Solved structure of RNA (4.5 S RNA), 49 nucleotides shown. The entry is indexed under GU PAIR, HEXAMINE, RNA PHASING, RNA, CATION BINDING, SIGNALING PROTEIN-RNA COMPLEX. Method: X-ray crystallography, resolution 2.5 angstrom. The entry became public in 2007.
RNA sequence: GGUGCUGUUUACCAGGUCAGGUCCGAAAGGAAGCAGCCAAGGCAGUGCC
Numbered sequence: 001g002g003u004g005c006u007g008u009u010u011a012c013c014a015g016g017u018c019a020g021g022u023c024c025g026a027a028a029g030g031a032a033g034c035a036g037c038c039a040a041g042g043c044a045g046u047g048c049c
Stems, first nucleotide, its partner, number of pairs: 001049010015038003022031003
Other pairs, nucleotide, nucleotide, family: 018034tHS018035tHS019034tWH020033tHS021032cWW025027tHS025028tHS
C1' cells in the first nucleotide's frame, strides 16, 4: 500500500438525500440546494493479503 474492523476528525470548493428556506410557474408542477444524515476523505490502532 490493499482490504476489514474500531476510535477520531472534516463549513462551501462538481458524492447521495435533502428538513428548513430560496427560485421559476396563473396552476399543474418544475429547478437549484445549506445544515443534518448517509457515504467519502484525513489521522491513528488491530486482523488479514
The PDB entry is titled "Variant 2 of Ribonucleoprotein Core of the E. Coli Signal Recognition Particle".